Context: one part of a larger RNA, bound to proteins that are not shown
RNA sequence: ACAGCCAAGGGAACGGGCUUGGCAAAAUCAGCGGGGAAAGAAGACCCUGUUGAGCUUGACUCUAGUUUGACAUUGUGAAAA
RNA sequence: UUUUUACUUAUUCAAUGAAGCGGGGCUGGACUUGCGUCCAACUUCUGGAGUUAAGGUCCUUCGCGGGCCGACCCGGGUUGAAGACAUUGUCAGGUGGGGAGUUUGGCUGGGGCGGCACAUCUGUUAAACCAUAACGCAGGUGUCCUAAGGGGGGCUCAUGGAGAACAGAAAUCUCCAGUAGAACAAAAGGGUAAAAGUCCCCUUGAUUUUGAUUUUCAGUGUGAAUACAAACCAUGAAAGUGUGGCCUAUCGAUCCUUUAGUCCCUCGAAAUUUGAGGCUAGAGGUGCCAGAAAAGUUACCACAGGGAUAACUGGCUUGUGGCGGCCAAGCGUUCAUAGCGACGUCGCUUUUUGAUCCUUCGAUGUCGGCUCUUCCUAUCAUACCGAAGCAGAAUUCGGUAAGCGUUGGAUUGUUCACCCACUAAUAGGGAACGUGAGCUGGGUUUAGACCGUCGUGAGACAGGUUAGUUUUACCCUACUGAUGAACUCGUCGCAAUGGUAAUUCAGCUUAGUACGAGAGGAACCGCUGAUUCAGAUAAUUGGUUUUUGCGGUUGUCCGACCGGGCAGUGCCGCGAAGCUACCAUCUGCUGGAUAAUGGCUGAACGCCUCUAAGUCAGAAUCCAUGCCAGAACGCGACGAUACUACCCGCACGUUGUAGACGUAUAAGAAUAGGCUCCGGCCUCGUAUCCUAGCAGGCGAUUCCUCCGCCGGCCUCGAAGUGGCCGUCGGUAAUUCGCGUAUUGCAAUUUAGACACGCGCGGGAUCAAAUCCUUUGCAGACGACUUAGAUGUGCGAAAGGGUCCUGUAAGCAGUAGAGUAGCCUUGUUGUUACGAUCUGCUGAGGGUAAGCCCUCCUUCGCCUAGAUUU
Numbered sequence: 001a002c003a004g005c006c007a008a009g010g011g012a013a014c015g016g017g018c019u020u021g022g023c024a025a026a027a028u029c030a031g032c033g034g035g036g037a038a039a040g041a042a043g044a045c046c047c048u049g050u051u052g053a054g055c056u057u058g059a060c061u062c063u064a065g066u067u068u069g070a071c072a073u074u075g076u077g078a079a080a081a
Numbered sequence: 082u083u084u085u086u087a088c089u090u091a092u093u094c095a096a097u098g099a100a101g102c103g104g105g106g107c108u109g110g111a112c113u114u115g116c117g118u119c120c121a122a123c124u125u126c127u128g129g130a131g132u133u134a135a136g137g138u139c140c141u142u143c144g145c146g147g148g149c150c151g152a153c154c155c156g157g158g159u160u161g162a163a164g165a166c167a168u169u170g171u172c173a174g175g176u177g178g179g180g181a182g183u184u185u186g187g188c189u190g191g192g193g194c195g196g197c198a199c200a201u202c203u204g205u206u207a208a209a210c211c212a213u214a215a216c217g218c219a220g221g222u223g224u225c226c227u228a229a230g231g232g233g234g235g236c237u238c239a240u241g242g243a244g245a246a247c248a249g250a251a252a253u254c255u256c257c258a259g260u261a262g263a264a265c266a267a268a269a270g271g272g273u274a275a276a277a278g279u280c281c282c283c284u285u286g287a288u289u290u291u292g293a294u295u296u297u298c299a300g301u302g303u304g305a306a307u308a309c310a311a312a313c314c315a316u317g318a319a320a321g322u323g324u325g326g327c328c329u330a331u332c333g334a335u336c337c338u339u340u341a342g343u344c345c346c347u348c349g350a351a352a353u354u355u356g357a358g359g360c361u362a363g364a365g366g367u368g369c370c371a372g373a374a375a376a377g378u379u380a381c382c383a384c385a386g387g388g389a390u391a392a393c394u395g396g397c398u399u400g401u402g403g404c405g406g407c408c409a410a411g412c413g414u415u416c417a418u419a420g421c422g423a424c425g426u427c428g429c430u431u432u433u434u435g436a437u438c439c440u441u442c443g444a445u446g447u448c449g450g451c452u453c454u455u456c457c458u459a460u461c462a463u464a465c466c467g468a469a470g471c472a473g474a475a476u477u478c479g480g481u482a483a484g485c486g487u488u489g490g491a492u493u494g495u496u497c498a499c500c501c502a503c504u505a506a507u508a509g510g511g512a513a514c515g516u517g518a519g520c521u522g523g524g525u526u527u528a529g530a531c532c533g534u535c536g537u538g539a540g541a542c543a544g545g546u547u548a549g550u551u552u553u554a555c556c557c558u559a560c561u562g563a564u565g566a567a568c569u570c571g572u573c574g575c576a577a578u579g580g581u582a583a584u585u586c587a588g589c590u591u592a593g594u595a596c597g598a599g600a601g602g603a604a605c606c607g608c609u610g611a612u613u614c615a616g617a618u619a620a621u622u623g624g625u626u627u628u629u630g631c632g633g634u635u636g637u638c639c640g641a642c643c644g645g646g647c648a649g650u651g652c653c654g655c656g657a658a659g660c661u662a663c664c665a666u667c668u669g670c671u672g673g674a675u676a677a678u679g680g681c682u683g684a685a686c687g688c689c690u691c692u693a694a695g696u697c698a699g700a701a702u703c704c705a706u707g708c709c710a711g712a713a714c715g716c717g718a719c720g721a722u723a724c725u726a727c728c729c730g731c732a733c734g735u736u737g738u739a740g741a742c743g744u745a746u747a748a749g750a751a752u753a754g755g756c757u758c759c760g761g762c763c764u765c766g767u768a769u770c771c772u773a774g775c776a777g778g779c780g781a782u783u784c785c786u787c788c789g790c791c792g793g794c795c796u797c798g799a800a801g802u803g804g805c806c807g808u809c810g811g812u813a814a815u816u817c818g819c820g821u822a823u824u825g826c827a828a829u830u831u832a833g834a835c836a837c838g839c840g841c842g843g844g845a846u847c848a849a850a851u852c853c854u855u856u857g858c859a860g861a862c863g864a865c866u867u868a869g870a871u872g873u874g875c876g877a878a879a880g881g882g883u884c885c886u887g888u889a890a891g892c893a894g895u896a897g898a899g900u901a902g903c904c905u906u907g908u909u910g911u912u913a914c915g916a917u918c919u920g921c922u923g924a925g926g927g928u929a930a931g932c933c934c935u936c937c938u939u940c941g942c943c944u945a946g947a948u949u950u
Stems, first nucleotide, its partner, number of pairs: 002016001005022005027564005034558003038553002046387004051383002053379004059183005065176008075088007092163005102156004108121005136150005186199001187197002195216001200222006223370001224266001225326002230284007238262001240258006264273002267331001269329003286313001288312001290310001293307004301371001315322002337365006345359004395439001396437001398435001400434001402430006411421002448523001449521003453515001454512005461486001463484001464481006488502003492498001529547004533542003569721007578710003583613001585611005596601001614669005622662004630655005635648005671705004678698004727844005734837001736836003743770001745769002754763003778819004788810002791807002794804002848950005853869002857865001872943001874942005879935004884927003891921004896917001899914003903910001904907001
C1' cells in the first nucleotide's frame, strides 16, 4: 500500500495476509479505549560524518587598539668633554 | 658626537562680543643722602540709578551745528599658555580571546577511559609445502659494537669424580670422565667443537661502480637479504675467505636545507670575479612509521545519516540469580535416609544480572503507583489424604490439588524493605519488566536556579536541592449493549451450544469429656451467627430536592397592603415521589465420574500382595443439574389466514439438482461363539429377489401367478408408518402366427424423482401486520410493556382519600411594650399609630407530573387515515 476474527508454527528471532487448525451469515445504532508494534514529526538520547555553530582557553594562525624605538614633520641659539 | 636649557615663527591648547597687551611719559605717592630709585592710577557701609556725553578750545549757517580735547603717545603681536616637545604619517620590536579564521587521529564485541592488536621480529594458535583471523597466548624492537666487523693459528667448553698448607660449600693447582647439557650484545627459535666458542697475531670487504635476484608484494615503494661482475685492499705458505654483526627484527618519500664529487653544465647582448641555479651520492623526518602543521566545552545547540552502533521490549545463551534431583562423610541421646546434611555430580527456570547486537533510530511513549481482567504453580490459607524424634494439644514433612481467597496503615517516587495491626492466610509469578489517545507525574528529567567536589575557563558530576505544557479517535477490528431484511403474521414451547458461584471464620453443644502423672486438652453430628462474593429489592431508616410543595427571611422593584418579579436554584427549615446505601432489607441447589489415598476378591510368584482381569469408597477436583443467554441460516405444537395466499385433477415447462439408469434386500446378539424348519448348518453377499417381448407392438394358445390404481378400515409419534379387505386395470409359467428394415458401420439409450413457477376450472376462505395516536412496568434512537372499534373504554375537569407544610387573606379585640392629639378631674374619656398576640383556623396552599377511588359527579371522543403481505 491493499485491507481488517483468531490459536500455534515458522519467519527479520511479537502476522491481518504465509502453513496447519479453530471457524465462518445481510445491512446496522450508541459507547469503548485491547489491538492496528494507530496519528503527529526524515529520533532531540547514542554513534558515524575528514558536516556545522555558540562559548572558553596558557590550542594553531592572525588582528583592531595600544606601548616603545627609528625616519619625516623640524626651524634658530648657547653651554658642557 | 651625546645631554641640558634658551628663541618663536612651524605645530598644539585655552578665552573672548578677538577692550584695554607690550614699551614709554604726565601725575600721585613712599623709600633712600655723590637726588637716587620702587609702587600706582582713583569703584567695599546699604538688594537704588548708571546708556543716546556734559564741558574746554577754536571755527561757524550762531544750530543740543563742524573739527581737536575731554578719553596721553607709540608697536597694529586680540589675549594667555606649551613649543620644536607633543601631534601626525611610515616602518620596526612587544602587548593584545577584546575580536577573526581554523583544528582538536585511528582501531575498538556501542562510544569513552584503558590498550596498541597503527611500522616491525621469535615461538605457537595454523589443521605436516606455501598461504591464513580475533583487543588470541608467551614474549621482543626504535638499540648496541673499531670490535661484538674481516682473515689466520693454537686451544675446548657447562658440569662431575678424585686428589693438594693455610683453603672450608665455595679462592688456586693436577688428573680422569664430560655430544655441548657452555659460550656466541640484546626476545625466541634454528646453527656451530682442531668452531661460529675462547685466546693470540695482523687488519679495515663496515671500501668504489652500477646492474641482476629473494621476502613483504600490485610481483609498486621501504626495510632487509642472496649470488656474480669492475676495481684495490685485508689476511693465511696456500687453497680460500671477507661487500658489516652466524640466520631470522633493529627503520623513513616529494618539497626544502646542508655537505661530498669534476679542465662538468647555466645565469639566455658579450666578458671576468662574487653570488645563485643544475647533475651524481649521503645527511637533517615524518613512530598515525606509503610520511597533514592543530586545544577544549555545549544541559542553548544544529544538519546529513545509521537499527552497520549503544540506552527500554522481544529473540538465542544461562556464567550469575532462583528452584530441584542423585550420592551420603557427618548431625540427629540411641539411628546416615523422622528431619537435616559436607565433598562431588546431573538438571530445570527465564520473576535477577550478565553476554550478544537479530528486529526497531523518516520514533513501538522510557520508572512507579492507581484501576481492571485473565493466566501459571515452584501451595501461604482453605478440602481430602499419608509419615514423624505424632499420648492429647500445637506443630513438622509429603501427596492429590490453582476451585476459592491472600488485608488496613506509618516512613520512602519507589521497586525492594522494615515496622504497627487485623486475619484462615496475609504465597510467589506472567501477560511488550500487562496496563500514559486509562489517569497521575512523585522518580529518571531539556531549557531557569543553588550547593559540594572537580576544572584556568567555558563547563562536568551514573551527587544533593528547587521550579518546570502529558496532544488526537468520528476509522477498522475487538469488546459492551441495541435494531434488523429474507423464511405469512402471531401465541405457547423445546434446548444444541456458550457462561456459570459461592467463600472462610466464630460462638453454643459434644466437653472440661476422649487422651493424659499432671500442666493441659481435640473431634464427628446438631444449633446459631458472622467475613468476603454474587443476584435483587425500597416496607422501614438514612442521603439526595426544580415537587422550586409549604413556611421563614435579606436586598431591590411593582405607591402601601395583598399578591408577585429579579439576585442564572437569593438564602434557610421541613419536605412527599423517584433514585439509592452491608448507611437499608431479602435470597444463593444436589447428582454423577474421579485424583491422591483406604479397601474387597485375586493371580502372576502353590505363599503373599488394593492390580495384573474384576471391583468398593473417596477431595474446596472435573462434568452436569439448579441458574443466565437462546442457534438472529436449529426444531416442535397451536391460532387466524383476505389476496397472486390455501386444497383438488391435468397441461405444458420456458426453470433448477455435488450428479437415477434394477438407485431391489430391518432381526437382535456373541466373536475364547452363533443360527436353526430341531433334521441340521456357519471362511466366503462368489448370496437372495428381480431380470425375455416395437423404449418392448397386434392376435391367439394357455395361465391364476405376480405388479400397480383407487376406496372401507386398523395401527404407526425418535423426524407418523405399515397391513388385510375389497374394486379397477395390465400380466410369456408353455407354445405360436403377423410387425420391426433405410437411425444407412459408432455418436447421452434426451426416458427417472425431487422440485419450483405457471395456466386451465373449480372448491375453500373473506385475515392480519406496520405507520399513526397513547402508556411508562420501558427507553440514547430503534426496540419494549400497554391502550385506541361502545367498553369494567379513552381523555379533560371536579369531588373524596392519602401525603407535605404548618394555621391563609380578611375581620374583630380589651391582649400588646408604649407614644401622640383633643376632653368630660378619668378608672374604657373618645380617638390616632403600634413588632407582636388571640379567635374564626390542624386552617390555607399543593397533591402525579411514574399516588389511590368515583359502571350511579360533569364535559368531550370513537367502528378512522395511510402503507405492506